Notes
Shown are 367 nucleotides from a PDB entry: RNA (snR30; RDN18-1) from Saccharomyces cerevisiae. The PDB entry is titled "snR30 snoRNP - State 1 - Utp23-Krr1-deltaC3". NCBI's taxonomy places the organism under Eukaryota, Fungi, Saccharomycotina, Saccharomycetaceae, Saccharomyces. Released in 2025, the model rests on electron microscopy data to a resolution of 2.89 A. An Rfam search finds the family "Eukaryotic small subunit ribosomal RNA" in it. Its Rfam clan is "SSU clan". The family has 90 seed sequences and 75,755 matches in Rfam 15.1.

[PDB]
Context: bound to proteins that are not shown
C1' cells in the first nucleotide's frame, strides 16, 4: 500500500 | 456532519424527580332498631 | 350511654383522555399556586450509506 | 486510536 | 556436551547462661459468722470445695504455626501404559 | 469635669 | 502488638594501622 | 598506584497474619 | 486629611419608660430556747429573766443584683449586669459619596454632671 475494529460528529 | 428510508412526526405555555404552602379521605346530619 | 342498618349506586376532590360525565377514578392519589421557579438534578426517534477525526 | 492478524507449542528459557 | 534461570520437598533466619515481666498450674496454711466492691442495701451486687480471695516463694511449663522474603541442601523434568 | 458653641486666628 | 536488661560466641557492614597479586 | 588480606575499633541481630506481607 | 451623609451585614454592663423576680441590713408582731449578746490590742459606751444574742414564721421601710466580672466592653463625661416588653439613639468593618468658603483653634454662652 490494502482492509478491518473500536470511539467519535 | 450531511444524505435518503420509516416512525408514535421529535424542545415546550413540555414531562418527570425533588423543596414549600393550600384543598379534596361521609372523621359530619337525620331516620329505625337492639343492649 | 354504645353498637348494627337506612338515607348513601349519596355527597366531597379531580377527569373531556381517539371516551358513555346519568361516566371513569381517588392516599399503592388528584388539584392550584406553577404560562412560575429550577435544570452546576434527569430525559425526549429509529434504520441504511456517504464524509471527516482520533 | 489498535492492528493489517492463516491462530503455534504431548515438559520449559538463555548462554559457553 | 555443560552451567545458570524454572517446578516440588526440606534446612536456617542468631546460640549459651544469668535475670526482669506476662499468663496458666502446682506445694505449704487460712472456708460457711467464706471473699472481695459500691456515699452502703423496705431485705446491694460478684466470686466461691468444679477452689473465691489472701500469704510464703515449692517446682516446672507457654510464648505458636503458616506464608513472604534471602542463602543452603536434596529430588525431577514427568502428556500418566498398566488389563 | 465633659460636650456642643459665639468674637478671633489658620488652612482653604 | 507480639517474654526485658547484661555477659560470652557466631555472622553481617564500615572506619583505621600492618601487609601480600598485579 | 590498583586492589584483597590480617589484626584493632564502630554499629546491627527479617517481615505479614490479609489494607497483607 | 478633617467633618458630615447613604447602603449593607454585625455589635454593646450605653440612655429613658414600664414590668417581673431575688438578696441583705434595721423595725415591728408571734414560738422554741436559757444568763450572756456586741466589740476591742484588753477593755468600755450600750441590749439583757419585763427575756438580750442564737433558731423559725410573717409584716413594713429604704436601698442593691452574689460569683461569672472585668485597668482592654459600652458612654462625651458623670456612670453602666434579674426577667420581660415599648421608644429612640449609636460604636467598629466593608461599599461609597451633589461631599471642603464643609475643618482645627474656640475668649461669651448653653446641655448633662458635681454641688
Nucleotide at each position: 500500500a490494502u482492509a478491518g475494529u473500536c470511539u467519535c460528529g | 456532519u450531511c444524505a435518503a428510508c420509516g416512525c408514535u412526526c421529535g424542545a415546550g405555555a413540555g414531562g418527570c424527580a425533588g423543596a414549600g404552602u393550600c384543598u379534596c379521605a361521609a372523621g359530619g346530619a337525620g331516620c329505625c332498631u337492639c343492649c | 350511654g354504645g353498637g348494627g342498618g337506612c338515607u348513601g349506586u349519596u355527597g366531597c376532590c379531580a377527569u373531556g383522555a381517539u371516551a358513555u360525565a346519568u361516566a371513569u377514578g381517588g392516599a399503592u392519589g388528584a388539584g392550584a399556586c406553577a404560562g412560575a421557579a429550577g435544570u452546576g438534578g434527569c430525559c425526549c426517534c429509529g434504520u441504511u450509506g456517504a464524509c471527516g477525526a482520533g | 486510536a489498535c492492528u493489517u492478524a492463516g491462530a503455534u507449542u504431548a515438559a520449559g528459557u538463555a548462554g559457553g | 556436551c555443560c552451567u545458570a534461570c524454572c517446578g516440588c520437598a526440606g534446612u536456617a533466619u542468631a546460640u549459651u547462661c544469668c535475670u526482669a515481666a506476662a499468663c496458666a498450674c502446682u506445694a505449704u496454711g487460712a472456708a460457711a459468722u467464706g471473699a472481695c466492691c459500691c456515699u452502703a442495701g423496705u431485705u446491694g451486687g460478684u466470686c466461691c470445695a468444679u477452689g473465691a480471695u489472701c500469704a510464703u516463694u515449692u517446682g516446672g511449663g507457654u510464648a505458636a504455626a503458616a506464608c513472604c522474603a534471602u542463602a543452603c541442601u536434596g529430588c525431577a523434568g514427568a502428556c500418566a501404559u498398566c488389563u | 469635669g465633659c460636650u456642643c458653641g459665639u468674637a478671633g486666628u489658620u488652612g482653604a | 502488638g507480639c517474654a526485658u536488661g547484661g555477659a560470652a560466641u557466631a555472622a553481617u557492614a564500615g572506619a583505621a594501622u600492618a601487609g601480600g597479586a598485579c | 598506584g590498583u586492589u584483597c588480606u590480617a589484626u584493632u575499633u564502630u554499629g546491627u541481630u527479617g517481615g505479614u497474619u490479609u489494607c497483607u506481607a | 486629611u478633617a467633618g458630615g451623609g447613604a447602603c449593607g451585614g454585625u455589635c454593646g454592663g450605653g440612655g429613658g419608660c414600664a414590668u417581673c423576680a431575688g438578696u441583705a441590713u434595721u423595725c415591728a408582731a408571734u414560738u422554741g430556747u436559757c444568763a450572756g449578746a456586741g466589740g476591742u490590742g484588753a477593755a468600755a459606751u450600750u441590749c439583757u429573766u419585763g427575756g438580750a444574742u442564737u433558731u423559725a414564721u410573717u409584716g413594713a421601710a429604704g436601698a442593691c443584683u452574689a460569683a461569672c466580672u472585668a485597668c482592654u466592653g459600652c458612654g462625651a463625661a458623670a456612670g453602666c449586669a434579674u426577667u420581660u416588653g415599648c421608644c429612640a439613639a449609636g460604636g467598629a468593618c466593608g461599599u461609597u459619596u451633589u461631599c471642603a468658603u464643609u475643618a482645627a483653634u474656640c475668649a461669651a454662652g448653653a446641655a448633662c454632671g458635681a454641688a
Among the 9 different proteins in the entry, which are not shown, are 40S ribosomal protein S14-A, H/ACA ribonucleoprotein complex subunit CBF5 and Protein KRI1.